[PDB]
Context: one part of a larger RNA, bound to proteins that are not shown
C1' cells in the first nucleotide's frame, strides 16, 4: 500500500482541568480581652 | 468562663500502593476413615477334574486367610488460589484476673472414665477491622475533550414487502419553511358544580383600564321527570329467592345466628301493542268484580339527570400534507398555418415544334408529296423563386426547440409573393395527413367553479418506561378496499386463597371407520388350474331309436389359488374427542299444584329440620364482569399427515412451533437450521459447536480402516449423484478338496464291446453330432471345440505319472477406485493435512453466549412499617420479593419553543444571538457555567394557551 466514516477497548501525544487535593481540630502553659 | 497571639500537644486532607483479618461466593489440588458387592483378586496354604507331546512348568474349579487394591455410597481434615464486602442489630466488646497479644483462668451435673467431653443458670449496657505507606504547583494526578495507532466488532439511511446491503426508489451539500387541525352532531371515560331537577346559552339593568365582571328573567325554553301504538287511544294498583360486602348477637376461640348494600342469576306482579275474558254498573255503547297469556316494548317494579371542561372515536366540512386524465362558466388569439374574396409584385438562356400560310412537283377528281414558314402546349433542359427525396452526411448540453452541406423535385402554371379583408373552439378551415387554427390540437389560449375527487404512491418533526398484535371468519359489482368476529391497549370495578378453576395427567364411562387388515366374508376388480355336471350354449362320431353318450371350445356347479380397491368393507388401532370425580350432596316432616295418575300415583317446587373429614394427583387470585378504542384482514419458513403436478426456492390443505417483530452464540457466509431468547456490570459455569494454523481450546490418550496416476476425503439443513462394476484392500457367511497326496504348473498319457451306433457319398472322439451302459483301474462322457476331407498327439473334467504343503468356489458388507462432460480463474471457507489435520467408535481435560449460578445498581410491578406526632416535597422515606425482547398500535412520566395571567429575578460592573481542543449534570430529550464576540433587552416557577420540535416528501425558498 485499491475508499472514508462508525462502535468498544487501552497506548501514545496534546489540550485543559487548583472546589485539580489538606494542612485543621480536641487537651493544654501563658498574655490580653 | 467566652474568642485571638505564641508556643508545647494528639491527630488529621483528593486520589490512588501493598499486607493483614473477618465474612460471603466460586475454582482448583492432596490426604484420611466408613459402608456394600460372594466382592473379586495378586500373595500363603490345602483340596478337587481331564489333555495327551500337545502355547505345557496346560487349563479350569473349589477350601482355608490376616499382605494389597476396583466400583457404588458416604464421612472427616487440610493446602492453594480469584472476585466481591468492612459491620448503626448477625457475629464482636466492656463489666474480673493473668497473657504483647492467640487465648486461658470457676461452680455443679451427665459421659465414657486417658483426652478430656456435653448441658447449666443469664444479667446489664456499648456497637462503622486495621498496620504501613506515594504525590503534594511537580516531568504530578485525571478528563467524559481532540488527534493518532492497535485489536475485536462493523455493508446506507429512508421505504414498501413475505423478504433491502441490493443490479428496488428516494437522497450532491447547508440554512430557513414543511404535514391529525378548526368547526358541528354524537358517544364513552375523567373532573367541576347542583340534584328531581338542571340550564340564564335570545334579551333586560348595570359596569369609568373591561366587549369584561355582576344581577334579573322560567309558572313550564331545551334536556330530564313514562311507556307501549300505524293511529284513534290507553298509560306501571306497589316483590320474592339464591349467593353477597359489612355491620350486629353467641362462643376460651376455632364454629355459629341476625339483618343483608352494589353487582350476578332465577321467578313473577303491573302499563302498553296484539289476543283472551266478562259480574255489576250505564248515556245502548260504554264500564270492567273476577281471571287470563310457550307472543311483542328502546316498559315499570333502583326518580339521575341536566350544565361546562378535556382525551379518545365515528361521521360532515379543503379534513394530516402533497398529486391525476378530466368536467363545467365565460372570455382572448387567423402577427404562424389553412381556405376563400380584393388590389399589387414576379418568373434566364436553351430543345422539341401543333393549327395556319406560301412555293414547288404528282392526279379526271378526292386530294395526295417534297421543302420552308408559323410558333401550340396544365411539353421539355434549366437561371433566379419555391419545395424538399437521398447520404437514414454533419449537428444533436447545436449557429439553430428542425440548421447545415452536398444531392435532388418544379420553374407560364391548379405558379410563387407582399399588404387588405373574411371564417373562431364540438367552432372554423381542410387537393383529407385528425391536418392546421401562433414551439400548444383525437378538440387552442386565459382565467374562475378549485384547496375538483383518488379503495392509489411519496411524506408525516422530542426523550425515556410500561403493555403489545394481524394476514383468520361472515357479507360486500366484493378480490390493492370497507364493515363484522378474532387478536391487542387504556379505564376500572367486583370479588379472592373460603373457593373456582386449568392448552396436563389418574380413575370411570360414552363415541369413531383413518392407518393397519381382508377379499380363503358382501360390492366391484382379478390369475390360474383341480374336481363335478347339464333337462339339448354348440357339434363330430356310435346314434336301424331314444325320457344316452367320447370328444370339443366350454356355460355351469363345488373345493381351492396369484393378487388389488380415495370414492368396497365384515374386522379394527395409535393419536386426538366427548362427560363426571360432591356444600350447587342427602334426607326426615308438612305444605302447593290449574300438570299427570284408577290412585299419594307421580313430576315439581314451597317452608321447615337435621346430617354431609371437604371426597384423584399437581399447579394457581381470577374476563369474574363491564365499557372505549387502535393495528391488522398481501403472509412466509421447518419436522409430521396431505391433494394437483414429471417436477419446480410450483400451487393448495391438516396438527404445532418459528420469522415476520428479535437481537446474541454456533452451521465460513444466509429471516425462520441448531442453542437460547435480552435492562447496566464484576466473577464463576455451561448449551449448539469445536481443540494444526488461520482462531480461544491437546498436533492429547487408544483401536481399527483409507493411499486416491479422477482436485482422496473431511458440517443435520446443504448444496446430488443411480442403475452397473472391479482379481484394490479388510472383515464375516455357506460350501468344499486335502497326506487315501490337494491346488498351480508339465506331460508320457484319455485305452479297450465301440464307425453294433448316429450321415447307405463322411465321424470307438475329432463339418457335424439323439445319448446308456459297461471291461480295465490310482483310471479315464460309444467324447461341446483336442483338427488329420477321413483311423495321428499336449490343450475339458473324468482318473495315472512329477511335485509335498495346504486348497478350492460362491456370496455378503465397509472404505477405496471406474461408472462421472461446460463455458472468466477457484474453492472441504482458506493454507494444508497421509500412525492425518481423513472416516467410525471410545477416554480424559479443556475452550466457548448477552443462557443458569452468585453479587452491585437502574427501572417495573407487588406487599409492609411511619401521630394523643421529637413531625413529612405522607405526591415522602424506609423494608421485602419477583421481574426486564419488541415491528404495527396504545398509554403514562418527562424534555423543549412562543404567548397569555400570576409570582420571583438578571442586565452598560455589558441583556439576547453566535463561536470554542474549556469544566460539568441527567439513561435520554436536554439542562447548567467558563472563556471569546455583541452592544439593549432576558430568564426561572404556577396555571393555561397554541400556527410548537425534520433528514427525507424528483419537498419550497435561497445560498454552495
Nucleotide at each position: 500500500g485499491g475508499a472514508a466514516g462508525c462502535g468498544g477497548a487501552u497506548g501514545g501525544g496534546g489540550g485543559c482541568c487548583g472546589g485539580c487535593g489538606a494542612u485543621g481540630c480536641g487537651c493544654c502553659c501563658c498574655g490580653g480581652c | 468562663g467566652c474568642u485571638c497571639g505564641g508556643g508545647g500537644c494528639g491527630u488529621g486532607g483528593a486520589c490512588u500502593g501493598u499486607u493483614g483479618u473477618c465474612g460471603g461466593c466460586c475454582g482448583c489440588g492432596c490426604c484420611g476413615g466408613c459402608g456394600g458387592c460372594c466382592a473379586a483378586a495378586g500373595c500363603c496354604c490345602g483340596g478337587g477334574g481331564g489333555c495327551u507331546c500337545c502355547g505345557c512348568g496346560c487349563c479350569c474349579c473349589c477350601g482355608g486367610c490376616a499382605g494389597c487394591c476396583g466400583u457404588c455410597g458416604u464421612c472427616g481434615g487440610c493446602a492453594c488460589g480469584g472476585c466481591c464486602g468492612g459491620u448503626a442489630c448477625c457475629c464482636g466488646c466492656g463489666c474480673g484476673c493473668c497473657g504483647a497479644a492467640a487465648g486461658g483462668c470457676g461452680u455443679g451435673c451427665c459421659c465414657c472414665u486417658c483426652g478430656g467431653g456435653g448441658c447449666a443458670c443469664u444479667g446489664c449496657g456499648c456497637u462503622g477491622c486495621a498496620a504501613c505507606g506515594c504525590c503534594c504547583u511537580g516531568c504530578g494526578g485525571g478528563c467524559u475533550c481532540u488527534c493518532c495507532a492497535u485489536c475485536c466488532g462493523a455493508c446506507c439511511c429512508g421505504u414498501c414487502u413475505u423478504g433491502a446491503a441490493a443490479c428496488a426508489c428516494g437522497g450532491a451539500c447547508c440554512a430557513a419553511g414543511g404535514a391529525g387541525u378548526c368547526u358541528g352532531a354524537c358517544a364513552u371515560g375523567c373532573g367541576u358544580g347542583c340534584g328531581a331537577g338542571u340550564c340564564g346559552a335570545c334579551g333586560g339593568g348595570u359596569u369609568c383600564u373591561g366587549a369584561a365582571a355582576c344581577c334579573u328573567g322560567g309558572g313550564a325554553u331545551g334536556c330530564g321527570c313514562a311507556a307501549g301504538g300505524a293511529a284513534g287511544c290507553u298509560g306501571a294498583c306497589g316483590a320474592g329467592c339464591g349467593g353477597g360486602a359489612g355491620g350486629c348477637c353467641c362462643u376460651c376461640a376455632c364454629g355459629g345466628g341476625c339483618c343483608g348494600c352494589a353487582c350476578c342469576g332465577c321467578u313473577g306482579g303491573c302499563c302498553g301493542a296484539c289476543c283472551c275474558u266478562g259480574a255489576u254498573c250505564u248515556u245502548c255503547u260504554g264500564u270492567g268484580a273476577a281471571g287470563g297469556g310457550u307472543u311483542c316494548g328502546a316498559g315499570u317494579u333502583g326518580g339521575a339527570g341536566c350544565a361546562c371542561g378535556c382525551c379518545u372515536g365515528u361521521c360532515g366540512g379543503g379534513a394530516c400534507c402533497c398529486g391525476a386524465a378530466a368536467g363545467a362558466u365565460g372570455g382572448u388569439g387567423a402577427a404562424c398555418u389553412a381556405u376563400g374574396c380584393c388590389u399589387g409584385a414576379g418568373c434566364g438562356g436553351g430543345g422539341c415544334g401543333a393549327a395556319g400560310c406560301c412555293a414547288g412537283a404528282g392526279g379526271a377528281a378526292a386530294c395526295u408529296c417534297u421543302g420552308g414558314u408559323g410558333g401550340a402546349g396544365g411539353c421539355u433542359c434549366g437561371a433566379a423563386g419555391c419545395g424538399a427525396u437521398a447520404c437514414u452526411g454533419a449537428c444533436g448540453u447545436g449557429c439553430a426547440a428542425a440548421u447545415c452541406g452536398u444531392u435532388c423535385g418544379u420553374c407560364u402554371g391548379a405558379c410563387u409573393u407582399g399588404g387588405g379583408u373574411a371564417u373562431a373552439g364540438g367552432g372554423g378551415c381542410g387537393a383529407a395527413a385528425g391536418a392546421c387554427u401562433a414551439a400548444u390540437c383525437g378538440a387552442a389560449c386565459c382565467a374562475u367553479c378549485u384547496a375538483g375527487u383518488a379503495g392509489c404512491u411519496g411524506g408525516u418533526u422530542c426523550c425515556c418506561u410500561c403493555c403489545g398484535a394481524a394476514g383468520u371468519u361472515u357479507c360486500c359489482c366484493u378480490c390493492a378496499g370497507g364493515a363484522u368476529a378474532g387478536c391487542u391497549g387504556g379505564a376500572g370495578c367486583c370479588c379472592a386463597u373460603u373457593a373456582c378453576g386449568a392448552g396436563u395427567u389418574c380413575u370411570a364411562u360414552c363415541a369413531g371407520g383413518u392407518a393397519a387388515a381382508g377379499c380363503c366374508a358382501a360390492u366391484g376388480a382379478u390369475u390360474a388350474g383341480a374336481g363335478g355336471c347339464a333337462u339339448u350354449g354348440g357339434g363330430g362320431a356310435c346314434g336301424c331309436a331314444a325320457c344316452g353318450u367320447c370328444c370339443u371350445c366350454g356355460a355351469c356347479c363345488u373345493a381351492u389359488u396369484c393378487u388389488c380397491a380415495a370414492a368396497c368393507u365384515u374386522u379394527a388401532a395409535a393419536u386426538a374427542g366427548g362427560u363426571a370425580g360432591g356444600a350447587u350432596g342427602g334426607c326426615g316432616c308438612g305444605g302447593c299444584u290449574g300438570c299427570u295418575u284408577c290412585g299419594g300415583u307421580g313430576a315439581g317446587c314451597c317452608g321447615u329440620g337435621c346430617c354431609a373429614u371437604g371426597g384423584a394427583a399437581u399447579c394457581g387470585g381470577g374476563u369474574g364482569c363491564u365499557c372505549c378504542a387502535a393495528g391488522u384482514g398481501g403472509g412466509c419458513c421447518a419436522u409430521u399427515u396431505u391433494u394437483g403436478g414429471u417436477a419446480a426456492g410450483c400451487a393448495g390443505a391438516a396438527c404445532u412451533g418459528g420469522c415476520g417483530a428479535u437481537g446474541c452464540g454456533g452451521g465460513a457466509u444466509g429471516a425462520a437450521c441448531c442453542g437460547g431468547a435480552a435492562g447496566c456490570c464484576g466473577g464463576g459455569u455451561u448449551a449448539c459447536g469445536g481443540u494444526g494454523c488461520c482462531c480461544a481450546a491437546c498436533u492429547g490418550c487408544g483401536c481399527g480402516c483409507u493411499a486416491a496416476c479422477c482436485u482422496a476425503g473431511a458440517a443435520c439443513c446443504c448444496a446430488c449423484a443411480a442403475a452397473g462394476g472391479g482379481u484394490g484392500u479388510u472383515g464375516g457367511u455357506c460350501g468344499a478338496u486335502u497326506a487315501a497326496g490337494a491346488c498351480a504348473g508339465c506331460a508320457g498319457g484319455a485305452c479297450g464291446g465301440u464307425g453294433g451306433u448316429c450321415a447307405u457319398g463322411g465321424a470307438a472322439g475329432u463339418c457335424g453330432a439323439a445319448a446308456u451302459c459297461c471291461g480295465c483301474u490310482a483310471a479315464g462322457g460309444a467324447g461341446u471345440g483336442u483338427g488329420u476331407a477321413a483311423c495321428a498327439a499336449c490343450u475339458c473334467a473324468c482318473c495315472u505319472g512329477c511335485c509335498g504343503a495346504a486348497u478350492c468356489a460362491a456370496c455378503u458388507a465397509g472404505c477405496c477406485c471406474c461408472g462421472a462432460a461446460a463455458a472468466u480463474g477457484g474453492a472441504u471457507g482458506g493454507c494444508g493435512c497421509u500412525g492425518a489435520a481423513g472416516c467410525g467408535c471410545g477416554c480424559g481435560a479443556c475452550c466457548c453466549a448477552c443462557a443458569c449460578c452468585c453479587g452491585g445498581c437502574c427501572a417495573u410491578c407487588u406487599g409492609g412499617g411511619c401521630g394523643a406526632g421529637u413531625g413529612c416535597c405522607a405526591u415522602g422515606c424506609c423494608c421485602c420479593g419477583a421481574u426486564g425482547a419488541g415491528u404495527a398500535g396504545g398509554a403514562g412520566g418527562g424534555c423543549g419553543c412562543g404567548g397569555c395571567g400570576g409570582c420571583c429575578g438578571a442586565u452598560g460592573c455589558a441583556a439576547a444571538a453566535c463561536c470554542c481542543g474549556g469544566g460539568g449534570c441527567g439513561c435520554g430529550a436536554g439542562c447548567c457555567c467558563g472563556g471569546g464576540c455583541g452592544g439593549a433587552g432576558c430568564g426561572g416557577c404556577c396555571g393555561u394557551c397554541g400556527g410548537u420540535g425534520c433528514a427525507g416528501a424528483u419537498c419550497u425558498u435561497g445560498g454552495u
Molecule: 60S ribosomal RNA, nucleotides 418 to 1445
Organism: Triticum aestivum